[PDB]
Context: one part of a larger RNA
RNA sequence: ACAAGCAGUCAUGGCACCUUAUGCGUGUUAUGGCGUGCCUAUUGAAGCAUGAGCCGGCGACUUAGACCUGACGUGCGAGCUUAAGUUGAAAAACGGAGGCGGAGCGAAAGCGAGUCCGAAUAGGGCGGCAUUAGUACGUCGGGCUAGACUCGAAACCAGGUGAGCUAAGCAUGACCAGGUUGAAACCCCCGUGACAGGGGGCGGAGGACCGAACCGGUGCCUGCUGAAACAGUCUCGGAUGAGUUGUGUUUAGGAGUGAAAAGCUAACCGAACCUGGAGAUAGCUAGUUCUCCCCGAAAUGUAUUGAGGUACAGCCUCGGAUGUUGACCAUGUCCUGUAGAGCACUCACAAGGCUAG
RNA sequence: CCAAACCUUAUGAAACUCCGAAGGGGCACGCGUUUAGUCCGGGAGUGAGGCUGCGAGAGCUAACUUCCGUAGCCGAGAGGGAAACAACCCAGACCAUCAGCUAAGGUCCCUAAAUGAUCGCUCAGUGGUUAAGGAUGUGUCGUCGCAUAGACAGCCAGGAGGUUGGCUUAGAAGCAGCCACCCUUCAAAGAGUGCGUAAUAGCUCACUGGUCGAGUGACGAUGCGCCGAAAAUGAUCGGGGCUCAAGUGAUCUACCGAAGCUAUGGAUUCAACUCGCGAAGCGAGUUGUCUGGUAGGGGAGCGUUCAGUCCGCGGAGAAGCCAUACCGGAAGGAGUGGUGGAGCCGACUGAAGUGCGGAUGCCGG
Numbered sequence: 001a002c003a004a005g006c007a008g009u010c011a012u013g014g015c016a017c018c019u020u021a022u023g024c025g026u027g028u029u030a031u032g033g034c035g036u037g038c039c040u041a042u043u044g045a046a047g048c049a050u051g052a053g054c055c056g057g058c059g060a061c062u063u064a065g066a067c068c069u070g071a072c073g074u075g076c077g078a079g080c081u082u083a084a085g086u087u088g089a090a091a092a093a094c095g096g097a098g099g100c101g102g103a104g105c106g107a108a109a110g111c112g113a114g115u116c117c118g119a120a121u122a123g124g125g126c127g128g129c130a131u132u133a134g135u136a137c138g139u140c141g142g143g144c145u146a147g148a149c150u151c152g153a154a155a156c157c158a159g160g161u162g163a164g165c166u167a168a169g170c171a172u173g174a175c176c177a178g179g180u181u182g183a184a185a186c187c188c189c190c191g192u193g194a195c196a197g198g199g200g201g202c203g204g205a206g207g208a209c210c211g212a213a214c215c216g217g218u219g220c221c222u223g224c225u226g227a228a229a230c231a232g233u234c235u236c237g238g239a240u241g242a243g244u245u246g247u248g249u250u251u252a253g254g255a256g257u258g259a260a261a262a263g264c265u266a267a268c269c270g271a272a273c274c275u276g277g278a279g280a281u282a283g284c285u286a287g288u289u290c291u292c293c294c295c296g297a298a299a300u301g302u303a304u305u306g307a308g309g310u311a312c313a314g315c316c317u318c319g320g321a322u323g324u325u326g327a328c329c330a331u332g333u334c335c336u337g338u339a340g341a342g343c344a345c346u347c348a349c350a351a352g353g354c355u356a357g
Numbered sequence: 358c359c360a361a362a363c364c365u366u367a368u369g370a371a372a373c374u375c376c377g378a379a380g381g382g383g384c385a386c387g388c389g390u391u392u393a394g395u396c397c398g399g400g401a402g403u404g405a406g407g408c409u410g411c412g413a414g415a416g417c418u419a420a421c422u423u424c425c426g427u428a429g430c431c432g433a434g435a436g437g438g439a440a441a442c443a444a445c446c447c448a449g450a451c452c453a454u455c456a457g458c459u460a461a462g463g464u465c466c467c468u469a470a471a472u473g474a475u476c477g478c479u480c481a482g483u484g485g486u487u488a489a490g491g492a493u494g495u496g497u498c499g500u501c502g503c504a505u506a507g508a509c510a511g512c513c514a515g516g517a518g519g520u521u522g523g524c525u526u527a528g529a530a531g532c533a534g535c536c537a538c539c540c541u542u543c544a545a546a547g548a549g550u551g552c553g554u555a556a557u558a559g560c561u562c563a564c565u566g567g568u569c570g571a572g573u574g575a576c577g578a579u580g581c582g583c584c585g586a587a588a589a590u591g592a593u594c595g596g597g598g599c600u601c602a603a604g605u606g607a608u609c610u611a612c613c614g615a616a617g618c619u620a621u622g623g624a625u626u627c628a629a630c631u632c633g634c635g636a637a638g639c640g641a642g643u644u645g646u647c648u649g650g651u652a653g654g655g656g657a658g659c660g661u662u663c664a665g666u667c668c669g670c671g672g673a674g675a676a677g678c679c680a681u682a683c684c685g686g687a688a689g690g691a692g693u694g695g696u697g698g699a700g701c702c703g704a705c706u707g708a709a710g711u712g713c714g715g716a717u718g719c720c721g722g
């Protein structure tokens, strides 16, 4: 269980219960009016854009440098401490070395509230005038140096670790059923002085042939969160060969090895692994959690080996000062000439007249 | 006569203008005059914008194209209408009120309110993708030879004769083409619109008479509508209709319709001023505000651990955990019961690894 939804919420009714009398609900439910996830990245998403298995917890702009600067506050008014020293069941004192304010200007000398420009008084900076005055410490906004918003890369460098990795070399051993074809040498034979050549015998080679072991794996299929991180059935190649293989050992892993593909180097080295430098750097991506309240952007301009960044300005905010200088409009006046229209200047342009030199 | 140069008529141009305005801009003065601006200093972010109307360029004056200027808007703003639809229109959210009044739009049902009023129009279902071009569709309309000379179409007949030269050709002798293009007797007839076989019949409009006849034909400025409009998952105006119009043109009244405004019925916040203070801050007041809000700046507080001090609770009992229809503007806090088995509330202040659903987070179930 006749119904379309994301989840939901508002609305009324039904039902149940009233550890919280009171036309007050809690729980649940039927139906109706409506409503297309959260963020992150964006001109623009609920979008088939990204991100998350749920839940619990761990988890992101701070710390240091008597650094710099600003707001507020406090002690004095010139202020203050550095290291350090003594007292060390709790305790603060002392030191004042030195830093800053305390007039400046100039490249400097130097002069000095006046001084560099200059030989000229013209101008810049400072003082006077509002003498506005600080300084030390504290909290905080921000900045500087550090990893220092948080997390994360290809990589670089240094040291060490490995041939019980594969790639090979060397030393020492082991293995290759059976079958087939069947060379050279050797012997005889063919007629002719003869030599080659030829035939048979016979032997017995062959990085030879068929083929198991073994090795290598060609092809289809199967496997394909499998049986196994590539093998497995069938088929196929080598199959005395530069062959196959065990033990030991050497080469070294940005260098070695290498019948060389930039393949192999303990299951991906166009360059190993581990450790450390490092939390490297990342103008890139993603994430950055309590609440409410006030105001409120911009995506423009210039510059940039600069164009998905940054610097200054434009735009925001807060505090102080000024305080109507601001905005809309109107009146007065000046300026620019796009619409349009026009052809006389320039370029073209329709019919015709005309026609000289 | 390619002509510089002029001439009568006629003209274009972002890079011509003789000329010449919207509007705009600087300055001055005041107003409407509301109510910001300027300067200094701290902190910023932004610095990839987008769409529509208008003014252009590039482009097929194609595009949810690109680029600039400019207004609004979105982006950082709800809501209502356009069925859905950030940029379109109306109109901007202090929170709350089964409160009201309007805007855009709308009033046949889904859906709130006109199924109202007046005249006209269309009749296709237009209305809810197109046009050049078409057709005596229909409503409103400018001109023409015209009726009692009878016309336009219908009905009969003649639908007259001759010049004729033709240029071309196989013919070309009204309809291949090109010419050119009169007269006559008549009621009447073309300097002949077209067709047809090869050239000719003939068709044939034209002109005239005849009974009926008072209406007739062609151009013209339009409203609306029709054909032309052929497509890929079943179809359409959102749907059902809708022409007893619940289309569309013009007018009127009522009403509906947002957190917009108002009811200033209730209340808070921010700013200013005002009576006075226990002055920062409050008792209370009036007005505006409370803009919405992303990045951001500013202000006041909530919550947690630790610590110094104080005030306290605990074994007839802490923290913590479970439940909870109470309180504060939020962040949270409180009472109570259950559970639990030991410490822990709260107030002031300081300090801090300080409070989460997201990073293909990390560990564990």
Base pairs, nucleotide, nucleotide: 008034009033010032011031012030013029014028015027016026017025038051040049054722055721056720057719058718063146064145065144067143068142069141070140071139072138073137074136075135076134080098104111105110115124149287150286152284156277157276158275159274160273161272165253167251168250169249170248171247172246173245174244175243178210179209180208181206186201187200188199189198190197214238215237219234221232222231255265256264257263290658291657292656293655294654295653300313301312302311303310304309314403315402316400317399318398319397320396321395322394329387331385332384333383334382335381340376341374342373346370347369348368350366351365353363406431407430408429409428410427411426412425414423415422436447437446438445452623454620456619457618458617462613463612464611465597466596467595471610473609474608475607476606484599490584491583494581495580497578499576500575503572512567514565515564517541518540519539522536523535524534551560552559627645628644629643630642632640633639659712661709662708663707664706665705667703669701670700677696678695679694680693681692683690684689
This is an experimental structure of RNA (23S rRNA, nucleotides 536 to 1273) from Deinococcus radiodurans, with 722 nucleotides shown.
The entry also models magnesium ions.
Keywords: Ribosome, 50S, 23S, 5S, Antibiotics, Clindamycin, Peptidyl transferase center.
The depositors describe the entry as "Structural Basis for the Interaction of Antibiotics with the Peptidyl Transferase Center in Eubacteria".
Protein in the same entry: Ribosomal Protein L4, Ribosomal Protein L22 and Ribosomal Protein L32.
Rfam match: Bacterial large subunit ribosomal RNA.
Crystals were grown from: ethanol, dimethylhexanediol,MgCl2, KCl, Hepes, NH4Cl, pH 7.8, VAPOR DIFFUSION, HANGING DROP, temperature 291K.
Method: X-ray diffraction, resolution 3.1 angstroms. The entry became public in 2001.
The 2001 paper behind the entry is "Structural basis for the interaction of antibiotics with the peptidyl transferase centre in eubacteria".